Method: electron microscopy, resolution 2.7 angstrom. The entry became public in 2025. Solved structure of RNA (23S rRNA, nucleotides 549 to 1290) from Porphyromonas gingivalis, 626 nucleotides shown. It comes from the structure "70S P. gingivalis ribosome erm-delta-porN strain". Rfam match: Bacterial large subunit ribosomal RNA. Keywords: Ribosome, macrolide-resistant.
Context: one part of a larger RNA, bound to proteins that are not shown
RNA sequence: ACAAGCGGUAGGAGCGCC
RNA sequence: AGGUGUGACUGCGUGCCUUUUGCAUAAUGAACCUACGAGUUACUGUUUGUGGCAAGGUUAAUUGUUA
RNA sequence: GACAAGGAGCCGAAGCGAAAGCGAGUCUUAAAAGGGCGCC
RNA sequence: AGUCACGAGCAGUAGACGCGAAACCAAGUGAUCUACCCUUGGUCAGGUUGAAGGUUAGGUAACACUAACUGGAGGACCGAAUCGGUAAGCGUUGAAAAGCUUUCGAAUGAACUGAGGGUAGGGGUGAAAGGCUAAUCA
RNA sequence: ACUUGGAGAUAGCUCGUACUCCCCGAAAUGCAUUUAGGUGCAGCCUGUUGGAUGUUAUCAUGAGGUAGAGCGACUGAUUGGAU
RNA sequence: AAGUCCAGAUAAACUCCGAAUGCAUGAUAAUU
RNA sequence: ACCGAUGGAGUGAGGGCAUGGGUGCUAAGGUCCAUGUCCGAGAGGAGAAGAAUCCGGACCACCGGCUAAGGUCCCGAAAUAAUUGCUAAGUUGU
RNA sequence: AAACGAAGUCAAGAAG
RNA sequence: GAUUUUGGCAUGGAUAAUACACGGGCAUAAGCAAUUUACCGAAGCCGUGGGAUAUA
RNA sequence: UAUAUCGGUAGGGGAGCAUUCCAGCGACGUAGAAGGGAAAAGGGCGACUUUUUCUGGAGUUUCUGGAAAAGCAAAUGUAGGU
Numbered sequence: 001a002c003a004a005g006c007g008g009u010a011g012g013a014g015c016g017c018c
Numbered sequence: 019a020g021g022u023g024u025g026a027c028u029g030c031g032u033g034c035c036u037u038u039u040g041c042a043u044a045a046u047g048a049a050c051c052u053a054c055g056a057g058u059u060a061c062u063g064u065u066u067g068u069g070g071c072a073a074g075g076u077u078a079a080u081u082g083u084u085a
Numbered sequence: 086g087a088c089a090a091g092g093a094g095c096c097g098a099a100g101c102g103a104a105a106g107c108g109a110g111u112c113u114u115a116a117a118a119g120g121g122c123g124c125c
Numbered sequence: 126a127g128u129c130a131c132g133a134g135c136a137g138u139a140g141a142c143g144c145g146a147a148a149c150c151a152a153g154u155g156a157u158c159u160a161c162c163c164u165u166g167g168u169c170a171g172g173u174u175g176a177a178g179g180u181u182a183g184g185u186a187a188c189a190c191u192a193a194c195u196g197g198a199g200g201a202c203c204g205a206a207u208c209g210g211u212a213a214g215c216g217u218u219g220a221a222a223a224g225c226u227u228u229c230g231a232a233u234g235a236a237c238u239g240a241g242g243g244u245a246g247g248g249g250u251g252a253a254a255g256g257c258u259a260a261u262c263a
Numbered sequence: 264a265c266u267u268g269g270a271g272a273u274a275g276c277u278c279g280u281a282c283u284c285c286c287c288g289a290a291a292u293g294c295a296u297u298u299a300g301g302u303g304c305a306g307c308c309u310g311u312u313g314g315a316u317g318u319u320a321u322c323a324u325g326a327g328g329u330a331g332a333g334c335g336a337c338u339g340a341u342u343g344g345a346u
Numbered sequence: 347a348a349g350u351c352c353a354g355a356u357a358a359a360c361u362c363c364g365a366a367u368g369c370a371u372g373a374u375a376a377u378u
Numbered sequence: 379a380c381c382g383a384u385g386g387a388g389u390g391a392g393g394g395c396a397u398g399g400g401u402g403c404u405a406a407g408g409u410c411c412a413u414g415u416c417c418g419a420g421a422g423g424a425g426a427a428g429a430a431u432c433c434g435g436a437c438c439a440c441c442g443g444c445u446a447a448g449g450u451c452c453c454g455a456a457a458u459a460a461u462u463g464c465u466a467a468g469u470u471g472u
Numbered sequence: 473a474a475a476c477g478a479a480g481u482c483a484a485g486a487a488g
Numbered sequence: 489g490a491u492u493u494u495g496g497c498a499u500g501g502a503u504a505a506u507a508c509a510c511g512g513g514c515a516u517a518a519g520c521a522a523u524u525u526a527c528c529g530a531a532g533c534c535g536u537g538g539g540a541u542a543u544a
Numbered sequence: 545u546a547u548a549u550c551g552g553u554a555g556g557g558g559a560g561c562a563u564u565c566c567a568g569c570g571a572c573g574u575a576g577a578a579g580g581g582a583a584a585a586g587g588g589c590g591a592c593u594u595u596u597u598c599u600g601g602a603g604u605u606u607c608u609g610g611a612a613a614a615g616c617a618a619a620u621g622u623a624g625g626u
Base pairs, nucleotide, nucleotide: 008030009029010028011027015023016022017021018020034047036045049626050625051624052623053622054621059139060138061137062136063135064134065133066132067131068130069129070128071127074096075095076094080090081089082088083087084086100107101106110122111121112120113119142279143278145276149269150268151267152266153265154264160244161243162242163241164240165239166238167237168236169234171203172202173201174199178195179194180193181192182191183190207231208230212227213226214225215224246262248258249257250256282560283559284558285557286556287555292305293304294303295302296301306389307388308386309385310384311383313381314380317377318376319375320374321373322372323371324370325369331363332361333360338357339356342353343352344351346349392417393416394415395414396413397412398411399410400409401408422433423432424431437538438537439536440535442534443533444532448528449527450526451513452512453511457525459524460523461522462521463520464519470515471514476500477499480497481496483494484493485492486491539550540549541548542547543546544545561615563612564611565610566609567608568607571604572603579599580598581597582596583595584594585593586592
Other pairs, nucleotide, nucleotide, family: 012026tHS013025tHS033048cWW034618tWS035046cWW038040tHS039392tSS039429tWS041045tHS055616tHH055619tHS056279tSS056616tWH057280cWS058141tWS070075tWS072126tWS073097tWS075128tSS077093tWH079091tHS099108tSS101121tSS102104tHS102105tHS111118tWH114116tHS118121cWH139141tHS143619tSS144277cWW146273tWH147272tWH148270tWW155246tWH155259tHS156159tWS156244tWH156249tWS160250tSS169205cWS170204tHS175197tSS175198tHS176197tHS177196tHS184189tWS185187tHS206232tHS209229cWW210211cHS210228cWS211228cWW216221tWS219220cHS219221tHS220224cWS245248cSS246264tHS247248cHS251254tWS283590cSS288554tHS289553tWH290389tSS290419tHH291418tHS312382cWH315379cWW326368cWW327367cWW328329cHS328364tWS329365tWH330364tHS333336tWS334337cHS334357tWH335353tWH337360cWS341354cWS345350cWH361362cHS388554cSS394430tSS402405tHS402406tHS417429cSS420435tSS420436tHS421435tHS421531tWS422530cSS423447tSS433446cSS436551cWS445530tWH446529tHS447529tHS449456tWS455528cSS458518cWH465467cHS465517tWW466516tWS467516tWW468469cHS468470tWS469517tWH474502tHH475501tHS482495cWH487490cWW510513tWH514518tWS517519cHS552553cHS560591tSS561591tSS562614cWS569606cWW573602tWS576601tSS576602tHS577601tHS577603tSS578600tHS617618cHS
């Protein structure tokens, strides 16, 4: 393991540590 | 104990360099990493910042002492 | 290396004219600031 | 109001910001590859054809000339070794920086080949393609 | 031919040129050139200095020969006619 | 053919005419 | 910030659009001048996506507000708003 | 996207 | 009821090759023309905080 | 204090950071230097700078001034390694 482009950037649950 | 790893899902997004009127360009260039790699020095001019002396300014080669 | 010497030389201190030369004048002219370059 | 420095900018002369030609010149090294030459050696299975010449018969005035036998010439023929490289296939990070297989040319010659030697740069050498001169040649 | 040297030949050509922040900020035109993808001088940028004048608008004043128009004003082209 | 007259019409190198804009100078005003 | 004088330059391959023209065929994303403008050297918004068409010149930050061009059914922010005509071709919404 | 058709429809008119 | 002119919007003329277009869905208005009121909409403008460079 | 201004290529101007060494003045280090790994904090802004801990096992550094072999991402760039 229903997913499609220079792979980041701005948002943002859940899970896990301390 | 308010920090840290991951990132379901959403918006936006055609690397970089160089050369060009204009490059996502199907123009050039690089496998990657570490190391290496390109306006320096001398002399002579000129301008300028800052200084020393000043109607003057300055010594060159060289010489003396102790070094 | 330091300190001292070393004034040769160089620049400034007057310009105009190719130059001789003259000089805050000078060149051009027979002569005029009429013109150039300089002091002011 | 200049002059002499120190710092900085810029210019010129020096390789002058770095890397990069094709070239030009000088002095040397190369003919163990290859081109040509020189000296001295070597090699070429087998088969075929049948020139000159000769002998014997005929023939002639005599030579010529005809037939048979012999003879064994040739940049002659077919074809191994060998030398070369026609055509096709294959190979093309090849077994090989020029090969292999089949095919094909020459194969007593202007043949092939060993050893030693000589000619050196636009110089040599060239049965001449600007070919070759150590996988390098206007 | 090769090797070494002159030698870092020359290359108005191609490529490349590395830390940071701040302020300003072009040109691709003209002239000349054995010049045209080079360069010199103007033009346009920047730093430092000394002077006033630069831009835009209004008003006043002045010279135009374009658009348009016209051509029986000229010069070319030219269409119907009346004679 | 020629000329006159009437009428219609055209132009970068035609003009009896002729703008709008632009340009030059001066003074004001605003503005670097 | 316009001129003087001085120190340092780079540029001297331009391009698109609009306007006035030459050339061309009143062709060309053609070519040669002129006057502006923009790209060059300019990001942001609309146009689906476009160097110079339309709006607009980015000191930095903001989970504040008003607007430009252009838009308000969904993808996609905002009117299935109000009124009056026209179209029946999905013409159109390029 | 045109010369050229038909006027499909809605208005505004003029002659008859 | 026939003729004719001027205007708006449609209609035919209308057309090639990998698979098409209002960007798509789709819409009879959510198309075209006009008018009005709200709203959306940029790094434009304003607001808040923070810097820098020049003049006064 | 106000107002104004702050997009930028070629290009001009200004102000700084780091690096190696030197002079002067201060300092540190086997009770752990440089270097290497991890983590945290800071700076009108930035180049960069501090601090904690592990490895490491012997040198290093502040300020002021001085001098440069003074900073790499591309040159079909070079060496080594992969």